This is an experimental structure of RNA with a sequence from Mycobacterium tuberculosis, with 244 nucleotides shown. Rfam match: tRNA. It comes from the structure "Co-crystal structure of M. tuberculosis ileS T-box in complex with tRNA-3'-2'3'cyclic phosphate". The work is reported in "Structural basis for tRNA decoding and aminoacylation sensing by T-box riboregulators" (Battaglia et al., Nat.Struct.Mol.Biol., 2019). It was solved by X-ray diffraction to 3.1 angstrom.
């Protein structure tokens, strides 16, 4: 910032809401929008039944959509007795292939040069179904050179090579 | 990589024992009812029953294989 002695809020009749009555005196309702659309009452015509114009595109509930609110960090659901519980609470596309990060210098950027760092454990998340590549380490594993200690190479193993958390 | 479940109207779904010719609640429209709104009663409009192939005289239902989605596994980064 909105409504209330021209009787608000409230209660019952009333079996959803408005409305119509009975009571009572004192504060009270979340808000907006779309859709939807009354009654009491007042006039006019009529003998009457009944019509027309206002009341009014007004009333509140239900329906939908939002700001807003509970208990939220923003929302799911409900609406002043906003019941109870939640999700997110932060997670990155080199999250599967020219291993990866960081200083410094150069260039718009890829990227290049130079110097360095990790390759421990457990959990969670996001991807993929390719099970491979690349990198570091370990190895009473194979072959070679070695007197051996070690070295080259191949195999196996482990971790790294996406992100977040904890030790 | 494997296993299980689910695809039916706009939504959420229940059903299926192949002869046609399709089911519910909420939504759509109309209509009935009340002073009106809601509600409720009624009637219609909404369907590749996920795809394809097989079997069948005929497949929405039987069989197989797909596509998509969800869950559980195992593995990879």
């Nucleotide at each position: 910032g909105g409504c209330a002695u021209c009787g608000a809020u409230c209660c019952g009749g009333c079996g959803a809401u408005c409305a119509c009555c009975g009571g009572g005196g004192a504060g009270c309702c979340u808000u907006c929008g779309g859709a939807a659309g009354a009654a009491c009452g007042g006039c006019c015509g009529g003998a009457a039944a009944c019509g027309g114009c206002c009341c009014a595109g007004u009333a509140g509930a239900a329906c939908c959509g939002a700001a807003c609110g509970g208990g939220u960090u923003g929302g799911c659901c409900c609406g002043u007795c906003a019941c109870a519980g939640c999700c997110u609470c932060a997670a990155g596309u080199c999250g599967a292939g020219c291993g990866g990060c960081c200083g410094c210098g150069c260039g718009a950027a890829a990227g290049c040069g130079u110097g360095g760092c990790a390759a421990g454990c457990g959990g969670g998340g996001u991807g993929g179904c390719a099970c491979c590549g690349c990198g570091g380490c370990g190895u009473u594993c194979g072959c070679g050179c070695g007197a051996a200690a070690g070295c080259g190479u191949g195999g196996c193993g482990u971790c790294g090579u996406c992100c977040c958390c904890g030790c | 990589g494997g296993g299980c479940c689910u695809a039916u109207a706009g939504c959420u779904c229940a059903g299926g024992c192949g002869g046609u010719u399709a089911g519910a609640g909420c939504g759509c429209u109309u209509c009935g009812c009340u002073g009106a709104u809601a509600a409720c009663g009624a009637a219609g409009a909404g369907g590749u029953c996920g795809g394809a192939g097989g079997u069948u005289c005929a497949a929405g239902u039987c069989c197989u294989c797909c596509u998509a989605g969800g869950c559980c596994c195992g593995c990879c980064a």